An RNA, together with DNA: 61 nucleotides with solved positions. Among the 13 different proteins in the entry, which are not shown, are DNA-directed RNA polymerase II subunit RPB11, DNA-directed RNA polymerase II subunit RPB9 and Actinomycin D. It comes from the structure "The structure of 1 ACTD bound to RNA polymerase II elongation complex with 2 CTG repeats". It was solved by electron microscopy to 2.96 angstroms.
[PDB]
Context: bound to proteins that are not shown
DNA sequence: CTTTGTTCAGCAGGTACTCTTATTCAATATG
DNA sequence: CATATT
DNA sequence: CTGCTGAACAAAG
C1' cells in the first nucleotide's frame, strides 16, 4: 500500500 | 397444420461519512 | 539451510 | 430471503 470483515454517524 | 404440457432460465439489492482489525496459500522437496 | 508448487 | 413468465422439449392426430 491493497483486500476483506466488523462497529458506528446522518438521512 | 394446428394442439396442449412438463422442464430449464437468469440477479439485485440507496447516498455520503467515521473508526478498528486481520491478512497476504503451508509444507514437503530439491539445489 | 532457502524458494516452489498443490 | 424474495419474488414467474416464457423458451424449450417431447407428443400427435
Nucleotide at each position: 500500500c491493497c483486500u476483506a470483515a466488523g462497529a458506528g454517524u446522518a438521512c